[PDB]
This record gives sequence, structure tokens and C1' cells, in this order.
RNA sequence: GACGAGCGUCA
RNA sequence: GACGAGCGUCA
Repeated sequence: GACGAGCGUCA
Repeated sequence: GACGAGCGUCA
């Protein structure tokens, strides 16, 4: 630099 | 939709 699934707060 | 700290693979 590229790709992917989770987490905290707000909407 | 916005913001923040981590994770796996490739680079």
C1' cells in the first nucleotide's frame, strides 16, 4: 500500500 | 453515515 471479519462511542 | 483503538492474510 491492498483485502476481510469483529470491538467501543455517537447518529 | 461519522469518529477511535485493536486483529488475520498479502505487500